[PDB]
Context: one part of a larger RNA, bound to proteins that are not shown
Molecule: 28S ribosomal RNA, nucleotides 10 to 429; 5.8S ribosomal RNA, nucleotides 2 to 157
Organism: Plasmodium falciparum 3D7
RNA sequence: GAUGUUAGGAGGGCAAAUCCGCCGAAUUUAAGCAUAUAAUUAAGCGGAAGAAAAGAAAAUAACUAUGAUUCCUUUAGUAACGGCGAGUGAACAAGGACCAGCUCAAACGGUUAAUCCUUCGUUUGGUGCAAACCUUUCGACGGAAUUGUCGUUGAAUUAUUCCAUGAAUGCCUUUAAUUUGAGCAAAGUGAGCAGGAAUGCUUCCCCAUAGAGGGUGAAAGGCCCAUAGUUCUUUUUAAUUUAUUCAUUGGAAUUUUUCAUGUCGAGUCGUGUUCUUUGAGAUUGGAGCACUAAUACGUGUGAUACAUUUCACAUAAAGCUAAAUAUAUGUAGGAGACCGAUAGCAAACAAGUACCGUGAGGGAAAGAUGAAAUAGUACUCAGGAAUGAGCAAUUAAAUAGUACCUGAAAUCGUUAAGAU
RNA sequence: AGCACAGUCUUAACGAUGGAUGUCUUGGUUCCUACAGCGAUGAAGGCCGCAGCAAAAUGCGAUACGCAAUGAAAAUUGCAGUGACUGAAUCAUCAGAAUGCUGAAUGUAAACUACACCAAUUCCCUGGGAAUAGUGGUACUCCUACAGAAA
Numbered sequence: 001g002a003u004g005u006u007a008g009g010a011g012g013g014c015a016a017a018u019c020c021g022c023c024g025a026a027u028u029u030a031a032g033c034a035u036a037u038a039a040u041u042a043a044g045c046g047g048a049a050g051a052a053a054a055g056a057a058a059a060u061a062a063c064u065a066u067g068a069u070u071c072c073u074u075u076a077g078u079a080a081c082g083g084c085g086a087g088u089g090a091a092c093a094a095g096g097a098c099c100a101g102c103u104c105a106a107a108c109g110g111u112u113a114a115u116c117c118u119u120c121g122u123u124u125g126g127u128g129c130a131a132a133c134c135u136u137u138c139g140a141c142g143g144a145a146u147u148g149u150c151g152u153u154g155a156a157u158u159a160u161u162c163c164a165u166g167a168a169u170g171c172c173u174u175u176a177a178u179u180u181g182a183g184c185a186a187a188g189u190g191a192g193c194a195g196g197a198a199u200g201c202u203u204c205c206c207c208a209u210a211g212a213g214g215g216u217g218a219a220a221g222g223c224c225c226a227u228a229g230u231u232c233u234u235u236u237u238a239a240u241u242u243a244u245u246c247a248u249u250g251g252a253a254u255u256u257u258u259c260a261u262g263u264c265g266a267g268u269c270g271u272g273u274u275c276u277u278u279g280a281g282a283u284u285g286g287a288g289c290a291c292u293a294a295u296a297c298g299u300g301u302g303a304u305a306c307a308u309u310u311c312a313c314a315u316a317a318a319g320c321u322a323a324a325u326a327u328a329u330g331u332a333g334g335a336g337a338c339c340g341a342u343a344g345c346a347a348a349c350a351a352g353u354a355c356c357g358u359g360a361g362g363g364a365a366a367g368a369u370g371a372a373a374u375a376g377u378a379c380u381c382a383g384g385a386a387u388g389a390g391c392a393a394u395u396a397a398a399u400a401g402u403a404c405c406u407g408a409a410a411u412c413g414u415u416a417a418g419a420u
Numbered sequence: 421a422g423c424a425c426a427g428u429c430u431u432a433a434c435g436a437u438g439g440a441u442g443u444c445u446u447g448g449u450u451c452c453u454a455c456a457g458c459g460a461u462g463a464a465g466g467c468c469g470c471a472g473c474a475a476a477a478u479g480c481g482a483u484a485c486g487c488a489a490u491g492a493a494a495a496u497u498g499c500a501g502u503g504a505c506u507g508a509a510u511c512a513u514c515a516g517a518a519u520g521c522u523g524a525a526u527g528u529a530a531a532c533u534a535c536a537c538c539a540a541u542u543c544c545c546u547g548g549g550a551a552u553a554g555u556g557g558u559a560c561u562c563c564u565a566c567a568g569a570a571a
Stems, first nucleotide, its partner, number of pairs: 003567002006565006013458002019047004029036001033083001059066002070097004080088002101320003104265001108151002114149001115144003119140003126133001154259003159254006166246004174239004182231001184229001188204001189220001190203001192201002205222002207211001213225003270291007298315005329456008338448002355362002367444002376404001379390004405442001411436010465522003468481003472499002487516001489513004495502002527535002536558004540552006
């Protein structure tokens, strides 16, 4: 380097509001239009999380300086860019929200790597009913790896102080918060009046750390559930509460005194060039291409091309990191000076349904009886049967009869009056 | 038992016709708070089923509109069955079940219930006895480990 249905494992796919990557337009604007604009947006293909991304100085300043990121307030519609036309457009300080640091690599350590891992095992704890989880050191047998694992952040050397550590006996007490389900939970079903039936009207009472809300045959604090108030039980995380002796090992921080002055990420920076991009302008970032570096006294910066030199500030080309922040999506709540069935989500409903389109797709119309139908139209007569009628019959009410509330206008019928 | 010109127009009364208005409202709506990923342990999507009487939504998956467990807890009725002096009947919770066929879909497939191959396989009983062609495994890429092959 192949091969293996070898042993253990992983990736794939869906969803997308906020988030991140690429790729990437035009309508439009300029009263035209070609640059500019729309716009580093829409569509396209990808990747994530409950937030992500960014992040610990190759920063800003020129001060009496500041000192990771995010975000808000701001600077600021300003510097600036632009057929300098239309139009476009940043940063630093300051006030805050909020604040957290860091580690690889290289350097350094060879007494024989102080590392790592699979497989096989093995036990000192603890919950739970049980499932199960949770601690816990000790051995093997395999491998990996010095083409470099682990330790370490210059090195020793002094004194101090801290931190891990193991055993015995003691001991796990009281509260406060925080957050679930739970419960318990006040007074009238009093007159009188009219009523189909009060929760109405009155009038006589009351209860309220409950006069929010809903239901109850018409408006109820006292009819019920609820509600206010509390009593517990649930989540965690604070204070309190007790330690006393015996034990190794190891480590850190300072502090002396010596001695060491080591290190610092390359086809990368940079330059030329192109295109893109921006606030970047004699090129701001990106990317393609050509040429391609320097070692800390280096080289990166200090917004106008340059040479010669300051000075201040930084340490690129490796990596990680909570928080404030965002959240037109999903679910769960709470809402409202919102809409009230031609409105409002396309959808108050058996609606993303019926139905239509070859298909991608397009996409409706559509709520209300009554208090109670465990009041739903009984019965009789005339009817082939629909149906009609009733001296019959439910209901307070049927011109309330289930394509049932109210029932406007257009329109049309009967009767009456007038006209022509 | 008489009397009315008819039509057209207009008017009023009383209706048909129509579904406006009003009144409602288990719905929308926006904002704010809060948590917030599922998947080879086979999702979403889609089919195919499933009720005693059962069509469509809902619900559920050959144990199929409920199973077990819990907390409530005596009813349940359209018919018909059923149950009660607490693991039944009814609800809610739902932590244990089950989990169709597919679908990334993954054995090769696809207007197919088509087609391979390798394992044959499952249950009962305490070291034995019965059943069933049924049931599994077998995608692509990757990684760590192992193997006998090569240069």